[PDB]
This is an experimental structure of RNA with a sequence from Vibrio cholerae, together with DNA, with 99 nucleotides shown.
The entry also contains Cas8, Cas7, Cas6 and TniQ, not shown here.
The reconstruction used 55,900 particles.
The depositors describe the entry as "Cryo-EM structure of Cascade-TniQ-dsDNA ternary complex".
Lineage of the source: Bacteria > Pseudomonadati > Pseudomonadota > Vibrionales > Vibrio.
Released in 2020, the model rests on cryo-electron microscopy data to a resolution of 3.2 A.
The entry also models zinc ions.

Context: bound to proteins that are not shown
RNA sequence: CUGAUAACUUACAGGACGCUUUGGCUUCAUUGCUUUUCAGGUGAACUGCCGAGUAGGUAG
DNA sequence: ACCTGAAAAGCAATGAAGCCAAAGCGTCCTGTAAGGTGA
Repeated sequence: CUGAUAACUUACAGGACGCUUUGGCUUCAUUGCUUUUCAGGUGAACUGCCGAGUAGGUAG
């Protein structure tokens, strides 16, 4: 070691019918954004050859 | 090869926000089981 121990609540189902919110309307006057400002690391990958070749190829 | 994005002041006042009428009726809300004491 629990107001302890044990514990089947079930079964059935029609909410419907109808429904004109309308009338009227001036938002509007006024206005200075300015002042200033280094992107750098470009000594690297050159100089021939063929071809009418601003195309395209090739050497080291 | 990496590193940086500035500060200083301001954001106006005046007036108004209409009414008027109404909000329907008829009808119903189920039954069966499960007692502790005493003569």